Context: bound to proteins that are not shown
RNA sequence: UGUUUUUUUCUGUCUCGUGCC
DNA sequence: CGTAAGATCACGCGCGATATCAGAATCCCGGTGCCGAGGCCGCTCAATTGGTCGTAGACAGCTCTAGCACCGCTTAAACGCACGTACGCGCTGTCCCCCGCGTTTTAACCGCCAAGGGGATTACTCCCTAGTCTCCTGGCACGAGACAGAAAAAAACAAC
DNA sequence: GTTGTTTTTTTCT
DNA sequence: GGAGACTAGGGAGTAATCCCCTTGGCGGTTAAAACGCGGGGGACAGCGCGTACGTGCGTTTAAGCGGTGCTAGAGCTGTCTACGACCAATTGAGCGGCCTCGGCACCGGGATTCTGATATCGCGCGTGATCTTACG
Numbered sequence: 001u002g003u004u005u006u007u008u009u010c011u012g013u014c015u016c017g018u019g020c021c
Numbered sequence: 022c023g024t025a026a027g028a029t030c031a032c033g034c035g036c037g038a039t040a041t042c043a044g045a046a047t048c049c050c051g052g053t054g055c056c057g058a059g060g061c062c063g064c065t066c067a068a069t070t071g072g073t074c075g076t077a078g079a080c081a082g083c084t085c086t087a088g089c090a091c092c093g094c095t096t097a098a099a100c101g102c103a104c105g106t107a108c109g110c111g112c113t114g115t116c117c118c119c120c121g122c123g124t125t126t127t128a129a130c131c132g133c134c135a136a137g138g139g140g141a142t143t144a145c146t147c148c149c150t151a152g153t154c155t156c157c158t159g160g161c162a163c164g165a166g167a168c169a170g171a172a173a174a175a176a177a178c179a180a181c
Numbered sequence: 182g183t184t185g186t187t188t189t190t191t192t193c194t
Numbered sequence: 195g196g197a198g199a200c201t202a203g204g205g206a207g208t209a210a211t212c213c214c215c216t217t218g219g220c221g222g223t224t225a226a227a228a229c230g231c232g233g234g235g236g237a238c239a240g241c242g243c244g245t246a247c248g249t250g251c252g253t254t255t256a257a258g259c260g261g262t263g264c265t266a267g268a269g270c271t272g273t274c275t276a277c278g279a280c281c282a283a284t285t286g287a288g289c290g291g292c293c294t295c296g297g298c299a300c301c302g303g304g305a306t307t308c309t310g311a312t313a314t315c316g317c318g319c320g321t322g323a324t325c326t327t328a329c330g
Stems, first nucleotide, its partner, number of pairs: 013167009022330104127225031169194013
Other pairs, nucleotide, nucleotide, family: 059292cWW060291tWW061290cWW126226cWW135216cWH137214cWW138213cWW139212cWW
């Protein structure tokens, strides 16, 4: 007689078929 | 009176027709209401005619049998008189029938009211028909199909 | 300088 | 696809109520059928008298039988013809409904008639007084 960073739970619709205890 | 019988007048008593009173009949008349008669209008139902058919009736001719008539015969039926005897008629005695008026009740009618029963509408009940609501065990896993479809009108921007 | 094809929004089915 | 229930409305059944009707009770109106009373009348039977017609007898006659004879229109076949039931179609009149009107019943009153009862006039019968005749 000095030393560089701060943001976070999203999400989905109505229908049909098949298989199992 | 001098006594007895007879005719007529007067007076009294009895039977019949016809003037009067009086209660019940009968007729007439003023005034009103009615149910039946009378007339008009509709409506069916009744009467009439064009034309046909078989049916009954009218007509004419042949057949004749009981209908009619007379004669003779026979006789049952019909008519007149004696009479007397029961029947018909008339008068009379008896009392049983029948009529006319005085009293009671209901039965025939009317008007109103109250039991009891019948028909149209009403109270329910039964059967039937018609129309709805809801559910189909506890569930679990996985997968695949639907990414609306047309058409009119205003704005952007290239370029005519 | 104004006109018209295309994009997109809205009503209708 | 299927089951188990629900409600809501229509037809048939029963029974009930209101109005009406049928029947009976209450209230009124009394003529009369029956019963009593009293009086008029005739049914019935008896008696007496006049008589119509029966039986029988006598007499007379036209009604039935039979015998004949004539025959009138009834009865039974053949000819011929007029007309009423019916069908279609037409037309019109009597019966009934509904209006309108009145001859007579009814009421009430007045006037004229008719039996029952009585009494006078009349006629007929009976009795007494007066006049007449007959006898003593």
Solved structure of RNA, together with DNA, 330 nucleotides shown. The work is reported in "Structural basis of H3K36 trimethylation by SETD2 during chromatin transcription" (Markert et al., Science, 2025). Released in 2024, the model rests on electron microscopy data to a resolution of 2.9 angstroms. Entry title: RNA polymerase II-DSIF-SPT6-PAF1c-TFIIS-IWS1-nucleosome, bp +27. The reconstruction used 1,139,653 particles. The entry has 27 different proteins, among them Histone H2B 1.1, RNA polymerase II-associated factor 1 homolog and DNA-directed RNA polymerase subunit beta.